An RNA structure, in which 16 nucleotides are resolved.
Released in 2021, the model rests on X-ray diffraction data to a resolution of 1.89 angstroms.
The 2021 paper behind the entry is "Insights into the structure and RNA-binding specificity of Caenorhabditis elegans Dicer-related helicase 3 (DRH-3)".
The PDB entry is titled "Crystal structure of Caenorhabditis elegans Dicer-related helicase 3 (DRH-3) C-terminal domain with 5'-ppp 8-mer ssRNA".
It was solved together with Dicer Related Helicase.

[PDB]
Context: bound to proteins that are not shown
RNA sequence: GGCCGCCC
RNA sequence: GGCCGCCC
Numbered sequence: 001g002g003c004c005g006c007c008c
Numbered sequence: 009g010g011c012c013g014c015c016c
Stems, first nucleotide, its partner, number of pairs: 001016002004013002007010002
């Protein structure tokens, strides 16, 4: 730094 | 843009 999920 | 979780 990334992916996906949830939430703000 | 953020939070937390999992993974790379």